[PDB]
Context: one part of a larger RNA, bound to proteins that are not shown
Molecule: Eukaryotic large subunit ribosomal RNA, nucleotides 1425 to 2322
Organism: Chaetomium thermophilum
RNA sequence: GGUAGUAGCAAAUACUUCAAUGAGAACUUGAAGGACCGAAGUGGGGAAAGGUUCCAUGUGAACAGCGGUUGGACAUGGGUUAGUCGAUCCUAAGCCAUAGGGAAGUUCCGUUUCAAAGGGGCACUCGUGCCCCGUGUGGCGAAAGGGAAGCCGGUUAAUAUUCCGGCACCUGGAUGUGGGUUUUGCGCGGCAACGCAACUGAACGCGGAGACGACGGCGGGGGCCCCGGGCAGAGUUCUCUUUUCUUCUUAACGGUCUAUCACCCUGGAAACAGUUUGUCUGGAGAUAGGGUUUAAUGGCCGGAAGAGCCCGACACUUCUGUCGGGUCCGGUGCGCUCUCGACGUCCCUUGAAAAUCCGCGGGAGGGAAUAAUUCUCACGCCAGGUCGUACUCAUAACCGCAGCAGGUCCCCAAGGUGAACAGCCUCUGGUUGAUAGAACAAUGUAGAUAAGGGAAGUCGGC
RNA sequence: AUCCGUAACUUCGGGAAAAG
RNA sequence: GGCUCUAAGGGUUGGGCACGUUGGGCUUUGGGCGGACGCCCUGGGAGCAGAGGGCCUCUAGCCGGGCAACCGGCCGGCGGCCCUCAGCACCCGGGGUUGAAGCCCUUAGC
RNA sequence: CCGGCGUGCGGUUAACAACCAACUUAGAACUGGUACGGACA
RNA sequence: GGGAAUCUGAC
RNA sequence: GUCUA
RNA sequence: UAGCAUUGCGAUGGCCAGAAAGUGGUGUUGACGCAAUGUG
RNA sequence: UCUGCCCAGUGCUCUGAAUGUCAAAGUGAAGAAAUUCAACCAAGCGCGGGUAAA
RNA sequence: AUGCCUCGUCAUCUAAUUAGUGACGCGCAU
RNA sequence: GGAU
RNA sequence: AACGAGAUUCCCACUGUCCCUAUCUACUAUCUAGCGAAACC
Numbered sequence: 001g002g003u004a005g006u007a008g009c010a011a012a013u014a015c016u017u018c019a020a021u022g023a024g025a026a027c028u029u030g031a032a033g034g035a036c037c038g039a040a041g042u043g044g045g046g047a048a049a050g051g052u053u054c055c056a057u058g059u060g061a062a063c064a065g066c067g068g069u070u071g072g073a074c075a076u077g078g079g080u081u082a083g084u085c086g087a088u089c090c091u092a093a094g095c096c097a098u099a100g101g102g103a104a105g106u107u108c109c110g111u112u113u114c115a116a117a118g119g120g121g122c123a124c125u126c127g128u129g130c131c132c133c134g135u136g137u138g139g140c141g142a143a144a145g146g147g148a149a150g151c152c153g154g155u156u157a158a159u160a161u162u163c164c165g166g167c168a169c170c171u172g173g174a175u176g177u178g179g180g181u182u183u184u185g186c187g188c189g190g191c192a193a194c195g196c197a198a199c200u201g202a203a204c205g206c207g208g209a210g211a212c213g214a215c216g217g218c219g220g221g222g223g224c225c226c227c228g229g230g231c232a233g234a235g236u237u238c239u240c241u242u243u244u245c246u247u248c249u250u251a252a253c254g255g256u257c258u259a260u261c262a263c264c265c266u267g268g269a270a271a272c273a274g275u276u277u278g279u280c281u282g283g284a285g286a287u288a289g290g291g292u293u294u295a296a297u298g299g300c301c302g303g304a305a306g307a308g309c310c311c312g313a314c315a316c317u318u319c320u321g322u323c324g325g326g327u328c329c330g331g332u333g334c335g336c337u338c339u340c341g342a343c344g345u346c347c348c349u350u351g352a353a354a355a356u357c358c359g360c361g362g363g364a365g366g367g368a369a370u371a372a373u374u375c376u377c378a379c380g381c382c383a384g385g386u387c388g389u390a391c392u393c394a395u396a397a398c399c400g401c402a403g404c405a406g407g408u409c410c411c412c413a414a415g416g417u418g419a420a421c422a423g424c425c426u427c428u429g430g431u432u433g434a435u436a437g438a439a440c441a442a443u444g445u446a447g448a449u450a451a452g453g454g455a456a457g458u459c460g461g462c
Numbered sequence: 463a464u465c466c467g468u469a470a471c472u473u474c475g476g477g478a479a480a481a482g
Numbered sequence: 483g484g485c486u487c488u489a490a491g492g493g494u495u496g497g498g499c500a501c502g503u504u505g506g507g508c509u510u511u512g513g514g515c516g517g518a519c520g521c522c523c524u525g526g527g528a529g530c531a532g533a534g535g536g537c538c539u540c541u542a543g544c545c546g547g548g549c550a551a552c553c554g555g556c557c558g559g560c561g562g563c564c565c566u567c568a569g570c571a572c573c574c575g576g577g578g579u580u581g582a583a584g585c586c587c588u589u590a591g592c
Numbered sequence: 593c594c595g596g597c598g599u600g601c602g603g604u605u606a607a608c609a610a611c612c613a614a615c616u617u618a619g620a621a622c623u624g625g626u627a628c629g630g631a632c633a
Numbered sequence: 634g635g636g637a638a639u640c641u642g643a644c
Numbered sequence: 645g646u647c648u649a
Numbered sequence: 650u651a652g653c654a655u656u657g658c659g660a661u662g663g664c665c666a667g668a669a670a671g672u673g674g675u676g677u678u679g680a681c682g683c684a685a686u687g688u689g
Numbered sequence: 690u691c692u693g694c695c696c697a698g699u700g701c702u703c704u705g706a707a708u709g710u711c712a713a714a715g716u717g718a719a720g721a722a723a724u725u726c727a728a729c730c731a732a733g734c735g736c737g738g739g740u741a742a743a
Numbered sequence: 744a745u746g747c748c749u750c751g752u753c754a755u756c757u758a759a760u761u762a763g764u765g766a767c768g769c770g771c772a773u
Numbered sequence: 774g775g776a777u
Numbered sequence: 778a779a780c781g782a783g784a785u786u787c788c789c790a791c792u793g794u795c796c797c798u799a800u801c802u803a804c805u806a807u808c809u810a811g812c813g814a815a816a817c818c
Stems, first nucleotide, its partner, number of pairs: 001818002008812002015033006034432004044412001045410002049392002053390001054078006063071002083169002085388003089146002094140003100109003118133005150167005170384004175380004179375001180373003186366001187196003200365001204361006213346004218341007225333001226331004230248001232246004249307001253302005262292005272282003308327008347351001398407002414426004435810004444804007452796002456794001461791001464631006471624001473620002492612005498601005506593001508591002512587001514586001515584001520579008529570002532567007540559002543556005634789007641781002646776003652688007663675004690742001692741005698736005704727005710721002744773003748770001750768005
Other pairs, nucleotide, nucleotide, family: 003816tWS004815tHH005006cHS005813tWS006814tWH007813tHS011395tWW012434tWH014034tWS021025tWH022024tHS022069cWS025069tWS026435tWS027066tWW037042tSS038426tHS039427tWH041428tWW043412cWW044411cWW047393tHS048393tHS052079tWS052080tWW055157cSS060071tWH062073cWS066435tWS071072tSS071403tHS072396tHS078158tWS079080cWH082389tWH083149tSS086143cSS090354cSS091142tWH091353cSS093141tHS097111tWH099110tHS103105tHS112117tWW112136tSS113115cWH115117cWH135136cSS142145tWH145352cWS146354tWS146355tWS148170cSS150161tSS151251cSS155160tWH167252tWS174380cWW179198tWS182367tWS182368tWS192264cSS193291tWS197198cHS197377cSS201363tSS201364tHS202363tHS203362tHS210355tHS211354tHH212353tWH217342cWW231247cWW236241cWW250304tWS250305tWH251304tHH252303tHS258296tWH260294tWH260341tSS261293cWW267287tHS268285tWS268286tHS269282tWS269283tWS269285tHS276278tHS278343tWS279343tSS368371cSS391397tWS392397cHS394408tWH400404tWS418422tHS442806tHS443805cWW450793tHH451797cWW454792tHS454794tHS455461tHS455792tWH458460tHS462790cWW464632cWW470625cWW472623cWW475618tHS489490cHS503596cWS503597cWW504594cWW505593cWW510589cWW511588cWW513586cWW514585cWW516583tHS517581tWS517582tHS518580tWH519580cWW528571cWW531568cWW539560cWW542557cWW548551tHS615616cWH643779cWW646777cWW651689tHS659679tSS660678tWW662676tWW667670tHS694740cWW709722cWH710722cWH747770cWW749768cWW749769cWW755764cWW756763cWW757759tHS793797cWW
């Protein structure tokens, strides 16, 4: 080259009207209609992975198995702002170096081993020394384990716990003032549990937190859902409907109030009692009476109405503005959700380790007269580095030879009709995207009906 | 809660010791 | 109009009639303290409205005296003081008068 | 009329009366299930 | 689709 | 598998 | 139940079945045989 | 149910009795009609109860 | 399979016992 | 062995 | 005896399995615009 402008260009019900852009519009946009996902989404976010795909402007050679003005395409610019979010610190299962020993050797075993392996103190410079204490003596291994601390409102074309405004917190450092103690050395009260503004404390030792299994029913609290009233706005209105829908929000942080368990004092129990939905508890001290204490995502105030949201009136070259009104009061539950608590059962039965923070025992040492202070109290001063941060996370941004009807870890999760964790339908949010036009022959793919008979076809109907 | 009609039955509060 | 006993079952205030008797309480009697208040008479100081008298000082004129400065008196008068009278009121003293208002307690009664 | 003495009786129920103060006398709602008959599934 | 038997696996 | 024999 | 009495059949027959039968059996039979009623 | 026996057992048939009648081959039997009847007194059909029973 | 004796026999104690003891056989009940 |  | 998505037979019921086929719907098949292969020779 012929095959050949032939096979073929699949499912995800579904598209339609006007206007705009543009040379060109079925698959580009605005509006309107008709459908859909139906909170276990066709939603909004992440881990892993990718690497600029994110935003704006421009182009239409190639790619998006039709087109394209569209695009994760192409070109030119722009975009990722942290003391508080992660890494950075710690160790886990496990691995590596060192001491040593094999092996021709590249190197193998070895991980605390017959290693001089690590710390700290005291002393008038009497004499240039003397004392303690202890192993696995180092490194790696977690962007879901452990872990100091930031919330709200607004802002861009693209960034927000990072920027702006307001309001905070934690860690580390130095140092002063006040306060506390002190010439009674190192504060007071309560029977006790213990309380308070701080209230000496070295070596050495002990303890707590970090730090921990699964489940069941019950209770407290806060949210979401449900019902009622009121304000404002919107919708139906031939007729009916004092009607239906929407707004009525309150962060961190600080102060303060709130307790089951537990613990303390009195007292001493059988007519045994207290008592849970359930179990159980008590002379190893119950009932009862009187108290101490563990507090938070709970209540109240500050934050804070000045914010946000809704309604109305007035403004009119631009930066876009100005002013009024509200942001309220209840009820209910075999509702859902989160959190905390007492109780009980079961198991692989004391439920990983370390960093880090705190308390205790001990009693070495130590003082103030124009002050001392080894006080965890109040206020005052200073500082807080490096890296990541755009975007997707999937019937087009990961893999699968691809823009493949395939696959891949997690957060959150409304309402109604309905018993209902059936079927169906809506709110918020999001799609209308899969080459199109015309006609309706046989055969195919899928789905139905049929008179009378009723397996009378087939080896074999349910 | 399968649904309608027909026949009996039930909740809250207060409260010993005549009835009311 | 509803049993025995057992404990609380709101507080406060409320016991008659007569007598002689005590007290003050109704007449009468007397006392005391107070005897007061008011009144009249009389004498001084002094003020006002007036009069009658004097003493002192000064001025103009006249008369007497002195050497003189000038002096005394008189008369028109000037301003200072004192006495009396008559009227009004103020104060200071003495004398006498009224016999009240108040308490209270005894007497013959109630 | 009295802190006023006794008697004489009433009377042995100040077991009552009066004043101040105290505090509400009970009832609500008109529901939901149970058996039989009929229809559906 | 309903029903009764026979065989058979468990018993 | 039962009740029996 | 063992047994016992009574009655029918000479074949063109009796008894039994069969609607009947030109159907059969008894019958491979011939009055001891074959049957049927009563007794025990 | 066979046989044997017992009962002052049992209804009757045959048969028998009595009363009153009308004939009786030109000759023999003496017959019939209507009624009342019959426990035993030489029959029969039946039988009923009890006894004897392998 | 178990127990019993109604009846008949056997042995038994007496020189002789229709008496008494045990066994066998019949039967009964469980 | 029989019903089941 | 009972039990079993166990097998078989029988009975009742139903059926386009069949006598014997007919009808209807959607997507294709068909034509158009654009795009556009391969097996094999």